Keywords: BRANCHPOINT HELIX, PHAGE MS2, BULGE, BASE TRIPLE, RIBONUCLEIC ACID, RNA. Solved structure of RNA, 21 nucleotides shown. The work is reported in "NMR structure and dynamics of an RNA motif common to the spliceosome branch-point helix and the RNA-binding site for phage GA coat protein" (Smith and Nikonowicz, Biochemistry, 1998). The PDB entry is titled "BRANCHPOINT HELIX FROM YEAST AND BINDING SITE FOR PHAGE GA/MS2 COAT PROTEINS, NMR, 12 STRUCTURES".

RNA sequence: GGCGUAAGGAUUACCUAUGCC
Numbered sequence: 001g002g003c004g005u006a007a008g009g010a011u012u013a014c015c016u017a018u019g020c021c
Base pairs, nucleotide, nucleotide: 001021002020003019004018005017008015009014
């Protein structure tokens, strides 16, 4: 830096768990 699955926070769109290179 890139892709899948479930949940909470923050309040003018943001933070993050978990398996692989």
On the sample the depositors note: IN VITRO SYNTHESIS FROM DNA TEMPLATE USING T7 RNA POLYMERASE. HAIRPIN CORRESPONDS TO NT -16 - +5 OF PHAGE GA REPLICASE AND THE YEAST PRE-MRNA BRANCHPOINT HELIX.
Method: solution NMR. The entry became public in 1999.